[PDB]
Context: bound to proteins that are not shown
RNA sequence: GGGUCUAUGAUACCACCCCGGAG
Numbered sequence: 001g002g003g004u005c006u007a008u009g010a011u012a013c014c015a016c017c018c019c020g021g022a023g
Stems, first nucleotide, its partner, number of pairs: 001018004
C1' cells in the first nucleotide's frame, strides 16, 4: 500500500493474508 473477515460466553485489550525496477 492493497485485500477478505456472520461468530473465541464471563472483565478482555482486538483476525488472517498478499505485495519489491513494483503501482
Released in 2011, the model rests on X-ray crystallography data to a resolution of 2.01 angstrom. An RNA: 23 nucleotides with solved positions. Protein in the same entry: Protein lin-28 homolog A. The PDB entry is titled "Mouse Lin28A in complex with let-7g microRNA pre-element". Primary citation: Nam et al., Cell(Cambridge,Mass.) (2011), "Molecular Basis for Interaction of let-7 MicroRNAs with Lin28". Ions in the entry include zinc.